The RNA has 16 modelled nucleotides. It comes from the structure "Solution structure of the human mitochondrial tRNAMet ASL containing the 5-formylcytidine modification in position 34". The structure was determined by solution-state NMR and released in 2010. NMR data were recorded at pH 6.8 and 298 K.
C1' cells in the first nucleotide's frame, strides 16, 4: 500500500 | 470521503 476502525 | 495513519496480514 491491502481490509477494517477513523472518517 | 471507503483515503493518511493505525491494527491484522
Nucleotide at each position: 500500500u491491502c481490509g477494517g476502525g477513523c472518517c | 470521503a471507503u483515503a493518511c495513519c493505525c491494527c491484522g496480514a